The PDB entry is titled "Structure of the large subunit of the chloro-ribosome". The RNA (23S rRNA, nucleotides 1 to 535) from Spinacia oleracea has 535 modelled nucleotides.
Context: one part of a larger RNA, bound to proteins that are not shown
RNA sequence: UUCAAACGAGGAAAGGCUUACGGUGGAUACCUAGGCACCCAGAGACGAGGAAGGGCGUAUUAAUCGACGAAAUGCUUCGGGGAGUUGAAAAUAAGCAGAGAUCCGGAGAUUCCCGAAUAGGUCAACCUUUCGAACUUCUGCUGAAUCCAUGGGCAGGCAAGAGACAACCUGGCGAACUGAAACAUCUUAGUAGCCAGAGGAAAAGAAAGCAAAAGCGAUUCCCGUAGUAGCGGCGAGCGAAAUGGGAGCAGCCUAAACCGUGAAAACGGGGUUGUGGGAGAGCAAUACAAGCGUCGUGCUGCUAGGCGAAUCAGUGGAGUGCGGAACCCUAGAUGGUGAAAGUCCAGUAGCCGAAAGCAUCACUAGCUUAUGCUCUGACCCGAGUAGCAUGGGGCACGUGGAAUCCCGUGUGAAUCAGCAAGGACCACCUUGCAAGGCUAAAUACUCCUGGGUGACCGAUAGCGAAGUAGUACCGUGAGGGAAGGGUGAAAAGAACCCCCAUCGGGGAGUGAAAUAGAACAUGAAACCGUAAGCU
Numbered sequence: 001u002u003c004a005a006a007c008g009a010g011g012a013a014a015g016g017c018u019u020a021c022g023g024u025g026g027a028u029a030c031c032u033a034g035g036c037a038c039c040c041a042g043a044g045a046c047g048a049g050g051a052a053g054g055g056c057g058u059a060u061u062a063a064u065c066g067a068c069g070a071a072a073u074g075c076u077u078c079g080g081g082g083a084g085u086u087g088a089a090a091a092u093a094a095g096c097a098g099a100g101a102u103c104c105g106g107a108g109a110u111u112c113c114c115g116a117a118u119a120g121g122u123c124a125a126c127c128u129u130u131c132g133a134a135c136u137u138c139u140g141c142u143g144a145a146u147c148c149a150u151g152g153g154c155a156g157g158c159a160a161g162a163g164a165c166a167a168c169c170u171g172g173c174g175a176a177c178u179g180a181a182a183c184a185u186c187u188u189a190g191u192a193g194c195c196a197g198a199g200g201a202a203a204a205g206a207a208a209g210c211a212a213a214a215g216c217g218a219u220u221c222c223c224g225u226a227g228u229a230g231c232g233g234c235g236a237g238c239g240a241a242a243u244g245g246g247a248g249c250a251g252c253c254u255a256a257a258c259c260g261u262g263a264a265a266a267c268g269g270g271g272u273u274g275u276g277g278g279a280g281a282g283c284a285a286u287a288c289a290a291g292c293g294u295c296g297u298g299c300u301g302c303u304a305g306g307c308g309a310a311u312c313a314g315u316g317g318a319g320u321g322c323g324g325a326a327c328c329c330u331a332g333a334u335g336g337u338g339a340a341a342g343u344c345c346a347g348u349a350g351c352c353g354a355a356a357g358c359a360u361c362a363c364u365a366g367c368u369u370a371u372g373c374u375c376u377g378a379c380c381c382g383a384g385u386a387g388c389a390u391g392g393g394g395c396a397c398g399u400g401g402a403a404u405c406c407c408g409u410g411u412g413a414a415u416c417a418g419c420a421a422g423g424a425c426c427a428c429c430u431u432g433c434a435a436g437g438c439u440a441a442a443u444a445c446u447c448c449u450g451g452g453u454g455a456c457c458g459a460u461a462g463c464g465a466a467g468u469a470g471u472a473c474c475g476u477g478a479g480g481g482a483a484g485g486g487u488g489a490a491a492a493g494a495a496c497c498c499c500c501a502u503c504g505g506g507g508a509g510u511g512a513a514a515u516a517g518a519a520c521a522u523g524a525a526a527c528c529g530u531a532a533g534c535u
Stems, first nucleotide, its partner, number of pairs: 015535009030486002034457002036454007043446002046163001053114003056069003064088002075108005084096003119128002137157001139155003168199001169197005179186001183233001209216002220247004230238002251438002261266001291367002300359003305352001307350001311325002314322002326343002328332001388410006419432004473480002493520001496507004
Other pairs, nucleotide, nucleotide, family: 025525tHS026524tHS027523tHS028522cWW032033cSS032458tHS032459tWH033485tWS034462tSS035462tSS044166tWS044200tHS047116tWS048118cWH048162tWH050116tHS050117tWS050118tWS051117tHH052115tHS054125tSS057072tSS058072tSS071109tWS074109cWW079304tSS079355cSS080103cWW081103cWW082101tHS083097tWS083100tSS114124cSS121126cWW129132cWS133162tWS134161cWW135160cWH138156cWW143151tWH144150tWH145149tWH165166cHS167200cWW167445cSS168444cSS169202tSS174192tHS175191tWH176189tHH177188tHS178187cWW179236cSS180235cSS185235tWW186236tWS186398tWS199201cSS200445tWS201443tWH204219cSS205218cSS206250tWS206439tWH207217tHS208419tWS208432cSS209431tHS210431tHS211214tWS211430cWS212422cWS213429cWS218441tWW219248tWS227228cHS227239tWS228240tWH229239tHS230396tWS232234cWS232235tHS232236tHS232398cWS235398cWH236398cWW247442cSS248441cSS249440cWS250439tWS250440tWS253436cWW253437cWW255272tHS256380cHS258270cWS259269cWW261267cWW262263tSS262264cSS272273cWS274276cHS276416tWS276433cHH279379cHH282373cWW289369cWS290368cWS293365cWW296363cWS297362cWW299361cWW303356cWW304353tHS306351cWW308331tWS308349tHS309328cSS309331tWS309347cWH310342tWS310343cSS313323cWW315319tWH316339tWS318338tSS330349cSS331348cWS333347tHS335345cWW336344cWW337341tWH354355cWS381416tHS384385cHS384412tHS386412tHS387412tWS388411cWW394405cWS397423cWW400402tHS415416cWS415434cWS418433cWW457461cSS458466tWS459466tWS459485tHS461466tWH464469tSS465469tSS469483tHH470471cHS470481tWS471482tWH472481tHS475477tHS475478tHS487491tWH487516cSS488492tHS489512tHH490511cWS491514tWW491516tWW492510cSS492516tWW493517tSS493518tHS495508tHS509517tWW510514tWH511513tHS511516tHS
């Protein structure tokens, strides 16, 4: 070295597992340039001298957003503090101002076009226009029939009503799904919704009430009686009130009766309360009291605002933290300031302040206040209304013995030696006295404004909306309806160079850091790669 048989090791691939880097991605943590909810004050009054809401337009310059309106990114006047200013972002162009500019308040003026929309039409933001609705009102002309009287019409007038609304409220109409383990009585419910008004609150309201042998005293709310009494296919369920306690208090004006008028309607004055007043009869010259208004005066607040105490050093990119050392405090309430602070800034306690406008009160002078009293008559005391019949509705009460309370049809009383209520009705007693009207508060509410608070959110949460958000988009239309936040303390946002279609990069430079460089702040997981270790 070769041969025979078998054994098969190493080195080797995508791929796997692990570890490190990354990429898209946007969770987690820390944030706000936006919201939410309460509490106490406010208001709900905008509009035909043209609103809500829009269209178009106005800065020397484009688009967009706020303001403003052809007197256009603004005008006048009376006030304020004090320098810089011509809205957002930077120039740009000239301006203005201590001979008050920018700015902040009170009062003004203008306020193109559509829109109640209003001169007439109209597809809204337009056209034709003799330049300016229709409804009231006022002044004049005064159809018809019977020139009557009229109303209607015509004209010149003035300028008041007509639209808007978050929720709360009153009224009219008023469902259903539902609960009854089905469902027709009932319940959701007289709720929702739609229409019609009005207010900052509305509605209700001054006793024909409640009561119960004792008393109350207009309404409206909270507590509580009471989830009781009661009602109820006595099923589901609905469910009072009086006594009691509080909040808030407030009473008046008319209709008769009779008087003075009257072109016989009508106005004036007396009259208004109740175990019954008012129409009737007499004074020693009634006053205190209240309300309102005339315009007027003075504080109190609101709409501008100002003065306003107290420290520095070392640390580290920056200090308000930390170690050291001072001070103020009727001021350690807040917001910011490179990183948190009574002593940095605007500020805060306290204090001063207004032309003018508006508030809540008070006062000075007018109208206006009522029972200052008594007694004997017998007039009126809210007329087709209460009752009744009949059909209902609501009463906590479902036709029930079904009272009171308002309504459709028809009949249809008396008034005070009356009438209604006291849960059918009848007596006796007790309360109140109808058929006319008005009235503040306590009370419910939020599209909102101001002040404060948060065991409320903090970027698919909180408003649907933290940027041209009712937007883009979708639907013919009613209507539906999103997502997109965080470079840095200061753009100091990258001079210069090279690759270079100027996309995007590597140096250089800035910055503490830019593997913070602009599809930039922490950056998870899924998912896409890369490199190493073993397979």
An Rfam search finds the family "Bacterial large subunit ribosomal RNA" in it. The entry has 29 different proteins, among them 50S ribosomal protein L6, 50S ribosomal protein L29 and 50S ribosomal protein L27.